Record summary:
Method: electron microscopy, resolution 2.9 A. The entry became public in 2023. Shown are 1547 nucleotides from a PDB entry: RNA (16S rRNA; mRNA) from Bacillus subtilis subsp. subtilis str. 168. It comes from the structure "ARE-ABCF VmlR2 bound to a 70S ribosome". NCBI's taxonomy places the organism under Bacteria, Bacillota, Bacilli, Bacillus subtilis, Bacillus subtilis subsp. subtilis. The entry also models potassium, magnesium and zinc ions. Rfam match: Bacterial small subunit ribosomal RNA. Its family is annotated with structural constituent of ribosome and ribosome in the Gene Ontology. The family has 99 seed sequences and 42,628 matches in Rfam 15.1. For this family Rfam cites "Crystal structure of the ribosome at 5.5 A resolution" (Yusupov et al., Science, 2001). The sample was in a buffer at pH 7.5.
[PDB]
Context: bound to proteins that are not shown
C1' cells in the first nucleotide's frame, strides 16, 4: 500500500490500441452570483513607454551666503529705520560614507551556472566586536562667491579669491621587501615562530565640560598591527536535458622555459620551444532550459514542473570599456558605438519602468496613476530626525482554499396551478398557505482593542574613565511622547424571513424519466453512437440525479496504461530473430587455494540552511492559516574493521576449448577433362500427303515432298535409373564420371597445452532469380512483340512464332514467402519408433540377430509451456551470458538527408494528416464453377401443351371525373370476388343530412310508425288518417 | 310503478373499407411431407461450444438394428382418422327381381334370395416357405388371397426461414378526421384501350364436319324450390299443371363411343369472331354494361420463333354431369364418372434438398465480399525557376572609447636647488598594441513565400472493369524485369500462409 | 487409422 | 461480368 470499464465478432478467445471514471492549475471561456478569513494575479511582446514617485544623509568636517535681532548709534513725519554681527535657524556648494544592499526580470547561459561532498601551504574582506601601540612638524591649492564670453534658457568655456577630518612634503613608527641567523613541523610548491641589518611606508579633528588659559578630560572621528565575526574570490569529485538523419574536434589549442599581469593558482596574456589535449565511458555541433530547496501526481520506482515564498546565477535599450571603490567593470553612475524617442528661440540639450502604480501593443487572460513610515529592515546621523513604492496596510478580480448564509417548528385539508393520466387517480406535497420562532447576515445605533517595542530628555543606583565634589560612556531605574490599518475587527442593543440560488445531467459506462414537437431535418455525441411518423440520446415541458455561490466547456500535467514493463511485457503463426558467417571494441565467463582490498557489507565521525511534506502539542469562534519542538532525507565525504561474492596479482588443475595420435561418411567447395540419353538444325537414302494445334477451331509447316523412317555429322544446355521428412554446407545452395587442389564435420583415443572461452553493435567476406556493364555463346526455354483464337472488351489466360535473357569469363548489383516465418552459446527435464555416419559388447570364421554408445535427421508423445493451433531432449519447456528487433491500422518503407551503385535502385528512416479499429486462433452456420453419398417427372424414356391465331379473364401501363382498394420471382397476375346493370361500392359528378343511418346512456313526455296525395331524379319535405304494447 | 315500446331535446359520445401489417392478435403462403429441430443430466472445451444427433448397415423417413462418454426425454417420421378395393353378420323400403304367375312399363301378387344401402365385425401383419444379410436391422423371391411389403387416394404441415400476405373479414396500440376522412340519395365508374403480360377457351379439321339410328355413367340440388306429362312456338321460351321437405316425385335427354349415309382436302359443308336484324327470360331497370335464341353475315387461324409447361396409370390425354355464389349471368373455382394411353433403360449431364467432408477474407451470410485508375469536393504534405528573412563564424578593411606602453622640444602650485632661474614630478599633445560597432567577399546553417507540378488521407448514392476472398473459375503470395486505360498480365527464381485426385515412406 | 514427399 |  496497488479495483476497472466501454469498444474489433454471429458469438468466442487472444492480441491490440483507442475512450472513460481519480487528482492537479498563476488559468480561460460561458451560465451565474451574498458574505467573511487567508492566499493569489501579465504565463504572451526581455515590445514601446506619456505622467508622479521608487537613494539619499551629515551643520558636531568646512567656508560662503540668507534670514532672525539682545542691544547701539541712526534721520527725521512717533509712521518706521537702518548698520553691526546676538545667539538662533535655513543649506546652493566642498568633504565623509551610502549609492554594489533593498526591489525587477529571466533574455543569455549545457557551464564548476546550480545542487552535493571536499580543498586553498594561491586568496581579498568597508562598516561591526576585542587587543596593542599611536595620532610630531610644516606647506601649496580648489569649489562656493565674484567678472568675462556663447546660450532664451537649461547650462557650457575663461580670469581671481577663500576653508576644512579635502590634498600633499618631512619627523617616529611592530606591515612590507632585500639580506642573513636560528628553534620546530608538513602534502611538492612549503609553513608557524624568534632574532638582526638595511629601505620605505601613518595618523585629522569635532562637540561637551573643567581650568592656573599652558592645556587636561569624556565622547565621535583619525593611524597601524594582530586576532575574531561577516562577506566575496578560485580549484576539484560527484550528480542533473534532446540528436549519431551530428564523429571527428583542438592550434595559445595540450605542457613546458622565461616575463609580464592578478587580492590569488593558473596560457590568465605574451615571446621562445616541443607536439601534444579531448572523442564512442559520446567529444564536436545543432536544438532546447536560469538550477535548486520545493510544487502536482504515483502504491512505490517513476512522471510533469520549476509560479507565489526562500538559496545560488544571470541581466539592466544593444554591444564594448574602464574610472571611483572594501565592493561593480554599476538598474534609477560616466565613456565610445549602434538603434530609438523627446525639447528647441535650431544656438544648443536630453533620455532608457526586466523598481511601485499606470498607458498603448500583442493575447483567450491576469489589478490601484492607492495609504502611511505606526510596526520589522536598511542607508546616513551623537541625537533628535531625514530618507525608504524595501516593508506595513487598503483597493480590484469567484481566481484559489476554507468558514457561514440564501430561514427553524408546527403544518392534509394532501388547497389553488403545471404536469401525467390506463380519466379514477398520481405528481410537483410538508413544499406553499396559515400560526407560532429565530437574527448568522442585512439594516440602524452604541461602545471599541490589541498590534507600542521604543527613543530622545532629563532625576537616580552600580560601574569605566578622568585632575576632579565637572563630564561622558556602560549596564540597571522612574517619568513622556508616538497608529496608515481604522473608529476597521471585535462587543451590545433594537427592526425585518424580510433583500440572499444557481449550474449542469438523466441510453450504457453512471446517480437520476415521462409528456409534447421534430421526422437522417433540425440537431447531439467523451466512447458506444441517436435521430429517416410512438426518440427516457435531438428541442421544449414536468420531474428526479449530483453539486452548490458556484457549476459545466476547453487547455495542459499525472494516473489508470504491464502502453518502452529495473520494479514490471515481448519477438512460431497476432508488431517483432539481422539472410549467413569471421570478427575489432564491448558485455559475460569452469574448478582449488593464496594474496589484495576497486566493487560489496559494516563501526564512528561530520554534512545534507530556513519554510515546505509527515508526527505531537499551542494561537485564531471552527477550518484555512499561524507559531513552538522533533522526526524524515544521500549510489555524501573523513577515519578504522570483515572478506564470502565480483574486480586486480601469483601458483595449481581438467571437465570448457583446442593439438596430436587411429578411424569414417559425405550432391562442400576451385580448376581441368570425359561420357550416353534426348531437343533443335544440316547432308543423305526409303517413301507420300497431309503435319502441327485447340474445349472447338484457325494462324503456322507441307507436292519446292513435309511430318514418319535409317545412317552419319553439327552445335548448345542439363545430367534419367541410381534418390531415400538420404547425405554436405554458415547461409544461398550443391546430383553424369575421372583427376588436381582444398574447407568443414562426426567417431575413439586418453598422448599434450591447461580456461586459451561464448556473444558480438560498428566493420569485412558470403550472399537464389531477376537486372547492369564488357566480350564470347546460343540447342531447348522465353519476358518484351507479331499473328490466330476466346470474348460485350481480352493490351490475358489458350495456340503459332518469338527477342532480352537462360549458357560463359571478369565485374558490378546485394534484394527474396533469403522460411523452420523459430538469433547465436551452455546445461537440465519421461518414454516408443524409423533412419544416416562411426565405436564398443554380446553366442560366433561369419552371415546376420541382440545390447550399448556418440553425433545427425524423422514420427509420435509425458511433465511443462501456449489466447489457441501446436512445441514436447532437433522445445515454442526449466535456466544463465550476448547480440538483433516490436509497441495500433493506414500514410509508409514513403519525403528530406547522408552511404553505396554505371543503372536500375538498396540501407538508414520520418511527420503532417486519417481511422477505431487493423489483426492471432478457434467454434457455428452459410457458401464453392470443392470432394463423396443419397433422393425428387430432377434430368432421362415418352405423351399432350403453352408462346403464333380469335376470344375469356386477370394483371402491368396509358388515358380518365373517377377508371375504389388490396396481392408483385419461385411463394402476384381465372388471386381477396363462391357471381361489379341498379344493390354489392369502399372510387367520381351532382343533390342533401349533423348526438347524427349506427350503440349504452341521460331526461321529457307519449306511440312510434305504417299508409297514402302533393312536389322531388331521390334522399327528402310538405298534409292526410289513425294515436302507446304489458 | 315502468316489463316496455317509442319518439322529441340535450352533452357524455357515435363514427372511419382513414394511416402504420415495419407496433400487433388471429388467420395464411413459402422453403416442405422435405426428415428434420431441440432438451433434462453427464462428460469434453479457458470460452463460443461440443457430445448426445457421429459412425457400420438399412429404410420412403433422426425408420429400425449394431457401436460408440454418454444416459434418457419431447416436437417432427410411422401409425390412431375418413375414403377404395374383398367377404360375413343385422336390416328388406322409397332400393333389388333369381326363383312364380301377370304388365306398356318391377307394372300388381309375392319375395329380399341377388346387388344396393349403411352400422357392426373379419381382413395385411414381412404373419408363413426359401435364399441372402450379422446370427441384427433389413433386402430379394414364392405360395395363399380382393388386395404383399406404408395397396390407392385424403386429411395431418416439426423447430424456424421470408420485417412474406392480410389494420379491407374480424380484433386491435398509436396516429389522424368530426357541418368531415363521417351519413343519405340519383346518375356514372370498377367493363375505358395506340399497347406488353399470365391462365384459359375454341380451332385450324377426314382419327372429321353435317345428318341419322341404337344404346351405356356417377356423384350432387330441390319449398317459394325442383317443376313432369299434355298444348303453343323454327328456338331461346309460353301456358296449364301432376309429384315430391324426397334412395319415392323433379333437375335429367349424359356426351364422347357404337352403327349407317353424306360431304372429297378448299380457307371449305373446316373455324367460328364481327356485326345488322328480329326475338325470349331474369328484373323497378340489359344505353353505357347481362345470358340465351332464330335469320343474315362469315373475320383470324393450314399445328405455331426464342423458349417455356403439366404428368408415372385408372394417371396424362380426351368426353360429357352436377354444385357453391346467385333474381339473372362462368371459357372460373369444386366435385362426378365416362373412353384410356405412352414411358421409366439408367444418374453422365441441369435444376433442388438431405448426410458426410473439406476450403473461406462470408455473417442482412456469393443476390456475399472486394480492388484499382478515371470524374468531383475537401485537407495535409513533398518537389519546384525562383522572392525573401535571420542565425552563427570565417577572411580582409577600418578602427571609437579605454586600459597600457613609447615619446612629449608645448604647459606645470606642493618636492630639490638657485634664489634675475632651473631638476624631479605632472599634464596637453603626439606614436604603437589591443580593441566594440560598421564596411567589403565568398561559403555554411535555418525559416517563410512561390509560377506550376507529384503523389497522399478523407468524403449518402458517380463512370470502367473484376483483380482477391471457395480450385474465386488462369492457386496465391514473395523478389525482380518488362507490358499494360485500372485493377493487373507475363517471363524467371523462391514460399505454402493451395482446392482435388493417384502413389512412396513416417506415425497410431 | 492418421501427416509428410513426389 | 456485377448486385
Nucleotide at each position: 500500500g496497488g479495483a476497472g470499464a466501454g469498444u474489433u465478432u454471429g458469438a468466442u478467445c487472444c492480441u491490440g490500441g483507442c475512450u472513460c471514471a481519480g487528482g492537479a492549475c498563476g488559468a480561460a471561456c460561458g451560465c451565474u452570483g451574498g458574505c467573511g478569513g487567508c492566499g493569489u494575479g501579465c504565463c504572451u511582446a526581455a515590445u514601446a513607454c506619456a505622467u508622479g514617485c521608487a537613494a539619499g544623509u551629515c551643520g558636531a568636517g568646512c567656508g560662503g551666503a540668507c534670514a532672525g535681532a539682545u542691544g547701539g548709534g541712526a534721520g527725521c513725519u512717533u509712521g518706521c529705520u537702518c548698520c553691526c554681527u546676538g545667539a538662533u535657524g535655513u543649506u546652493a556648494g566642498c568633504g565623509g560614507c551610502g549609492g554594489a544592499c533593498g526591489g525587477g526580470u529571466g533574455a543569455g547561459u549545457a557551464a564548476c551556472a546550480c545542487g552535493u561532498g571536499g580543498g586553498u601551504a594561491a586568496c581579498c574582506u568597508g562598516c561591526c566586536u576585542g587587543u596593542a601601540a599611536g595620532a610630531c612638524u610644516g606647506g601649496g591649492a580648489u569649489a562656493a562667491c565674484u567678472c568675462c564670453g556663447g546660450g532664451a534658457a537649461a547650462c557650457c568655456g575663461g580670469g581671481g579669491c577663500u576653508a576644512a577630518u579635502a590634498c600633499c612634503g618631512g619627523a617616529u613608527g611592530g606591515u612590507u621587501g632585500u639580506u642573513u641567523g636560528a628553534a620546530c613541523c608538513g602534502c611538492a610548491u612549503g609553513g608557524u615562530u624568534c632574532a638582526a641589518a638595511c629601505a620605505u611606508a601613518a595618523a585629522a579633528g569635532g562637540u561637551g565640560g573643567c581650568u592656573u588659559c599652558g592645556g587636561c578630560u569624556a565622547c565621535c572621528a583619525c593611524u597601524u598591527a594582530c586576532a575574531g565575526a561577516u562577506g566575496g574570490a578560485c580549484c576539484c569529485g560527484c550528480g542533473g536535458c534532446g540528436c549519431a538523419u551530428u564523429a571527428g574536434c583542438u592550434a595559445g589549442u595540450u605542457g613546458g622555459u622565461g616575463a609580464g599581469g592578478u587580492a590569488a593558482c593558473g596560457g590568465c596574456u605574451c615571446a621562445c620551444c616541443a607536439a601534444g589535449g579531448c572523442g564512442a565511458c559520446g567529444a564536436u555541433g545543432c536544438g532546447u532550459a536560469g538550477c535548486c530547496g520545493a510544487c502536482c501526481u504515483g502504491a512505490g520506482a517513476g512522471g510533469g514542473u520549476g509560479a507565489u515564498c526562500g538559496g545560488c546565477c544571470a541581466c539592466a535599450c544593444u554591444g564594448g570599456g574602464a574610472c571611483u571603490g572594501a565592493g561593480a567593470c554599476a538598474c534609477g553612475g560616466c565613456c565610445c558605438a549602434g538603434a530609438c524617442u523627446c525639447c528647441u528661440a535650431c544656438g544648443g540639450g536630453a533620455g532608457g519602468c526586466a523598481g511601485c502604480a499606470g498607458u498603448a501593443g500583442g493575447g483567450a487572460a491576469u489589478c490601484u496613476u492607492c495609504c502611511g513610515c505606526a510596526a520589522u529592515g536598511g542607508a546616513c546621523g551623537a541625537a533628535a530626525g531625514u530618507c525608504u513604492g524595501a516593508c506595513g496596510g487598503a483597493g480590484c478580480a469567484a481566481c484559489g482554499c476554507c468558514g457561514c448564509g440564501u430561514g427553524a417548528g408546527u403544518g392534509a385539508u394532501g388547497a389553488a396551478g403545471g404536469u401525467u393520466u390506463u380519466c379514477g387517480g398520481a405528481u410537483c406535497g410538508u413544499a406553499a398557505a396559515g400560526c407560532u420562532c429565530u437574527g448568522u447576515u442585512g439594516u440602524u445605533a452604541g461602545g471599541g482593542a490589541a498590534g507600542a517595542a521604543c527613543a530622545a530628555g532629563u532625576a537616580c543606583c552600580g560601574u569605566u574613565c578622568g585632575a576632579a565634589u565637572a563630564g561622558g560612556g556602560c549596564g540597571g531605574u522612574a517619568c513622556c511622547u508616538u497608529g496608515a490599518c481604522g473608529g476597521u475587527a471585535c462587543c451590545u442593543a433594537a427592526c425585518c424571513a424580510g433583500a440572499a440560488a444557481g449550474c449542469c445531467a438523466c441510453g450504457g459506462c453512471u446517480a437520476a424519466c415521462u409528456a409534447c414537437g421534430u421526422g437522417c431535418c433540425a440537431g447531439c455525441a467523451g466512447c458506444c453512437g441517436c435521430g429517416g411518423u410512438a426518440a427516457u440520446a435531438c428541442g421544449u415541458a414536468g420531474g428526479u440525479g449530483g453539486c452548490a455561490a458556484g457549476c459545466g466547456u476547453u487547455g495542459u500535467c499525472c494516473g489508470g496504461a504491464a502502453u518502452u514493463a529495473u520494479u514490471g511485457g515481448g519477438c512460431g503463426u497476432a508488431a517483432a530473430g539481422g539472410g549467413c558467417u569471421c570478427g575489432c571494441a564491448g558485455g559475460c565467463g569452469g574448478u582449488u587455494u593464496c594474496u589484495u582490498a576497486a566493487g560489496u557489507c559494516u563501526g564512528a565521525u561530520g554534512u545534507g540552511a530556513a519554510a515546505g511534506c509527515c508526527c505531537c502539542c499551542g494561537g485564531c469562534u471552527c477550518a484555512a492559516c499561524c507559531g513552538g519542538g522533533g522526526a524524515g532525507g544521500g549510489u555524501c565525504a573523513u577515519u578504522g574493521g570483515a572478506a564470502a561474492c565480483u574486480g586486480g596479482g601469483g601458483a595449481a588443475c581438467u571437465u570448457g576449448a583446442g593439438u596430436g595420435c587411429a578411424g569414417a561418411a559425405g550432391a562442400g567447395g576451385a580448376g581441368a577433362g570425359u561420357g550416353g540419353a534426348a531437343u533443335u538444325c544440316c547432308a543423305c537414302g526409303u517413301g507420300u500427303a497431309g503435319c502441327g494445334g485447340u474445349g472447338a477451331a484457325a494462324u503456322g509447316c507441307g507436292u519446292a515432298g513435309a511430318g514418319a523412317u535409317g545412317u552419319g555429322g553439327a552445335g548448345g544446355a542439363a545430367c534419367a535409373c541410381c534418390a531415400g521428412u538420404g547425405g554436405c554446407g554458415a547461409a544461398g545452395g550443391c546430383g553424369a564420371c575421372u583427376c588436381u587442389c582444398u574447407g568443414g564435420u562426426c567417431u575413439g583415443u586418453a598422448a599434450c597445452u591447461g580456461a586459451c572461452g561464448c556473444u558480438g553493435a560498428g566493420g569485412a567476406g558470403c550472399g537464389a532469380a531477376a537486372g547492369c556493364g564488357u566480350g564470347g555463346g546460343g540447342a531447348g526455354c522465353g519476358a518484351a512483340c507479331a499473328g490466330g483464337a476466346u470474348u460485350a472488351g481480352a493490351u490475358a489466360c489458350c495456340c503459332u512464332g518469338g527477342u532480352a535473357g537462360u549458357c560463359c569469363a571478369c565485374g558490378c548489383c546485394g534484394u527474396a514467402a533469403a522460411c523452420g516465418a523459430u538469433g547465436a552459446g551452455u546445461g537440465c527435464u519421461a518414454a516408443g519408433u524409423g533412419u544416416u555416419a562411426g565405436g564398443g559388447g554380446g553366442u560366433u570364421u561369419c552371415c546376420g540377430c541382440c545390447c550399448c554408445u556418440u553425433a545427425g535427421u524423422g514420427c509420435u508423445g509425458c511433465a511443462g509451456c501456449u489466447a489457441a493451433c501446436g512445441c514436447a531432449u532437433u522445445a515454442a519447456g526449466c535456466a544463465c551470458u550476448c547480440c538483433g528487433c516490436c509497441u495500433g491500422g493506414g500514410g509508409a518503407g514513403u519525403a528530406c538527408g547522408g552511404u553505396c551503385g554505371c543503372a536500375a535502385g538498396a540501407c538508414u528512416g520520418a511527420a503532417a494528416c486519417u481511422c477505431a479499429a487493423a489483426g492471432g486462433a478457434a467454434u457455428u452456420g452459410a457458401c464453392g464453377g470443392g470432394g463423396g453419398c443419397c433422393c425428387g417427372c430432377a434430368c432421362a424414356a415418352g405423351c399432350g401443351g403453352u408462346g403464333g391465331a380469335g376470344c375469356a379473364u386477370g394483371u402491368g401501363g396509358u388515358u380518365u371525373a373517377a377508371u375504389u382498394c388490396g396481392a408483385a420471382g419461385c411463394a402476384a397476375c381465372g388471386c381477396g370476388a363462391a357471381g361489379a346493370a341498379c344493390c354489392u361500392u369502399a372510387c367520381c359528378a351532382g343533390g342533401u343530412c349533423u348526438u347524427g343511418a349506427c350503440a349504452u346512456c341521460c331526461u321529457c313526455u307519449g306511440a312510434c310508425a305504417a299508409u297514402c296525395c302533393u312536389a322531388g331524379a331521390g334522399a327528402u319535405a310538405g298534409g292526410a288518417c289513425g294515436u302507446c304494447c304489458c | 310503478g315502468g316489463g316496455g315500446c317509442a319518439g322529441a331535446g340535450u352533452g357524455a359520445c357515435a363514427g372511419g373499407u382513414g394511416g402504420u401489417g415495419c407496433a400487433u392478435g388471429g388467420u395464411u403462403g413459402u422453403c416442405g411431407u422435405c426428415a428434420g429441430c431441440u432438451c433434462g443430466u453427464g462428460u469434453c472445451g479457458u470460452g463460443a461450444g461440443a457430445u448426445g444427433u457421429u459412425g457400420g448397415g438399412u429404410u420412403a423417413a433422426g425408420u429400425c438394428c449394431c457401436g460408440c462418454a454418454a444416459c434418457g426425454a419431447g416436437c417432427g417420421c410411422a401409425a390412431c382418422c375418413c375414403u377404395u378395393g374383398a367377404u360375413c353378420u343385422u336390416a328388406g323400403u322409397u332400393g333389388c327381381c333369381a326363383g312364380c304367375a301377370u304388365u306398356c312399363a318391377g307394372u300388381u301378387g309375392g319375395g329380399c334370395a341377388c346387388u344396393c344401402u349403411a352400422a357392426g365385425g373379419u381382413g395385411a401383419c414381412u404373419g408363413c416357405c426359401g435364399g441372402u444379410g450379422a446370427c441384427a436391422a433389413a433386402c430379394c423371391g414364392g405360395a395363399g388371397g380382393a388386395a404383399g411389403g406404408u395397396g390407392g387416394g385424403g386429411a395431418u404441415g416439426a423447430c424456424g426461414u421470408c420485417a412474406a400476405a392480410u389494420c379491407a373479414u374480424c380484433a386491435u396500440g398509436c396516429c389522424c378526421c368530426u357541418u368531415a376522412u363521417g351519413a343519405c340519395c340519383u346518375g356514372g365508374g370498377c367493363u375505358a384501350c395506340a399497347c406488353a403480360c399470365g391462365u384459359g377457351c375454341u380451332a385450324c379439321a377426314a382419327u372429321g364436319g353435317a345428318c341419322a339410328g341404337a344404346a351405356c355413367a356417377a356423384a350432387g340440388g330441390g319449398c317459394a324450390g325442383c317443376g313432369a306429362a299434355a298444348c303453343c312456338g323454327c328456338g331461346a321460351g309460353g301456358u296449364u299443371a301432376a309429384g315430391c321437405c324426397a334412395a319415392u316425385c323433379c333437375c335429367a335427354c349424359a356426351a364422347a363411343u357404337c352403327u349407317g349415309u353424306u360431304c372429297u382436302c378448299a380457307g371449305u359443308u373446316c373455324g367460328g369472331a364481327u356485326c345488322g336484324c328480329a326475338g325470349u327470360c331474369u328484373g323497378c331497370a340489359a344505353c353505357u354494361c347481362g345470358a340465351c335464341u332464330g335469320c343474315g353475315u362469315g373475320a383470324a387461324g393450314c399445328u405455331g420463333g426464342a423458349a417455356u409447361c403439366g404428368c408415372u396409370a385408372g394417371u396424362a390425354a380426351u368426353c360429357g354431369c352436377g354444385g357453391a355464389u346467385c333474381a339473372g349471368c362462368a371459357u372460373g373455382c369444386c366435385g362426378c364418372g365416362g373412353u384410356g394411353a405412352a414411358u421409366a433403360c439408367g444418374u453422365u449431364c441441369c435444376c433442388g434438398g438431405g448426410c458426410c467432408u473439406u476450403g473461406u477474407a462470408c455473417a442482412c451470410a456469393c443476390c456475399g465480399c472486394c480492388c484499382g485508375u478515371c470524374a468531383c469536393a475537401c485537407c495535409a504534405c513533398g518537389a519546384g525557376a525562383g522572392u525573401u528573412u535571420g542565425u552563427a563564424a570565417c577572411a580582409c578593411c577600418c578602427g571609437a572609447a579605454g586600459u597600457c606602453g613609447g615619446u612629449g622640444a608645448g604647459g606645470u602650485a606642493a618636492c630639490c636647488u638657485u634664489u634675475u632661474a632651473g631638476g624631479a614630478g605632472c599634464c596637453a599633445g603626439c606614436c604603437g598594441c589591443c580593441g566594440a560597432a560598421g564596411g567589403u567577399g565568398g561559403g555554411a546553417c535555418a525559416g517563410a513565400u512561390g509560377a506550376u507540378u507529384g503523389g497522399g488521407g478523407u468524403g449518402a448514392a458517380g463512370u470502367c472493369g473484376u483483380a482477391a476472398c471457395a480450385a474465386g473459375g488462369u492457386a496465391g503470395c514473395c523478389g525482380u524485369a518488362u507490358c499494360g486505360g485500372a485493377a493487373g498480365g507475363u517471363g524467371c527464381g523462391g514460399c505454402u500462409g493451395g482446392a482435388u485426385c493417384a502413389c512412396c515412406u513416417c506415425c497410431u | 487409422g492418421g501427416a509428410g514427399g513426389u | 461480368a456485377u448486385g